[PDB]
Source information
Shown are 42 nucleotides from a PDB entry: RNA from Homo sapiens, together with DNA. The 2021 paper behind the entry is "Structure of the human RNA polymerase I elongation complex". The entry is indexed under RNA Polymerase I, transcription, pre, state, TRANSCRIPTION-DNA-RNA complex. It comes from the structure "Structure of the pre state human RNA Polymerase I Elongation Complex". It was solved by electron microscopy to 2.89 angstrom. The reconstruction used 382,890 particles.

Context: bound to proteins that are not shown
RNA sequence: UGCUGACU
DNA sequence: GCCAGAGACAGCGAGTCAGCAA
DNA sequence: CTGTCCTCTGGC
Numbered sequence: 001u002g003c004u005g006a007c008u
Numbered sequence: 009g010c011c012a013g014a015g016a017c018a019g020c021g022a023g024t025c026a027g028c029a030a
Numbered sequence: 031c032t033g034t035c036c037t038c039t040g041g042c
Base pairs, nucleotide, nucleotide: 002028003027004026005025006024007023008022013038014037015036018032019031
């Protein structure tokens, strides 16, 4: 950087 | 030269925490 | 997924 979860 | 056919083309809320794999 | 461009293309 990526992608999968999650918070207001 | 008059204005349809498009066919690209660009835009798409703010902040935060992890893990895992490459 | 929408609205302007906007650069052709194409026909006239």
The entry has 13 different proteins, among them DNA-directed RNA polymerases I and III subunit RPAC2, DNA-directed RNA polymerase I subunit RPA1 and DNA-directed RNA polymerase I subunit RPA49.